RNA sequence: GGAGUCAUGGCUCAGGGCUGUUCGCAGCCGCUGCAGUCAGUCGAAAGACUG
RNA sequence: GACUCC
Ligand code: SAH
Numbered sequence: 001g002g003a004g005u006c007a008u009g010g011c012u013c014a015g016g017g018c019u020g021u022u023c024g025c026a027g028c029c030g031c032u033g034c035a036g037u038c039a040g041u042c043g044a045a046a047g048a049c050u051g
Numbered sequence: 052g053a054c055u056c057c
Base pairs, nucleotide, nucleotide: 003055004054005053006052010034011036012035013033014032015031016029017028018027038051039050040049041048042047
Other pairs, nucleotide, nucleotide, family: 001057cWW002056cWW009037tWS010011cHS010012cHS010030cHS013030cWH019026tWW020023tHS020024tWH030033cWH043045tHS043046tHS
C1' cells in the first nucleotide's frame, strides 16, 4: 500500500498548514509535541507502569 | 495505535 483481527472522545491545550454571509483566541485539518484528559493493567484509595 | 500474513 490493501486484507485481517483487535484497540481507539485527537477531547482540551501547544507547533505547523488552511480558512469567514457571523472577525469571536469562530471553524476545518493527526501532518508535529504529548502536559492534562481519557484507554488498558496493579491498587482500598492515592498513586505507579503502558498506550 | 498494535500485531499476522502478502
Ligand atoms: N481511528 C482512530 C484510531 C486512534 S489510535 C483515529 O484515527 O482517531 C490512537 C491511540 O492513541 C489509541 O489507541 C490510544 O490508546 C492512544 N493514546 C491516547 N492518548 C494517549 C496518550 N496520552 N499517550 C499515548 N497514547 C495515547

Method: X-ray diffraction, resolution 2.9 angstroms. The entry became public in 2025. SAMURI-SAM: 57 nucleotides with solved positions. Crystals were grown from: 50 mM MES pH6.5 100 mM NaCl 100 mM LiCl 15 mM MgCl2 39% MPD. Bound small molecules: s-adenosyl-l-homocysteine (SAH). Chen et al. published it in Nat.Chem.Biol. in 2026: "Structure and catalytic activity of the SAM-utilizing ribozyme SAMURI". The PDB entry is titled "Crystal structure of the alkyltransferase ribozyme SAMURI co-crystallized with SAM".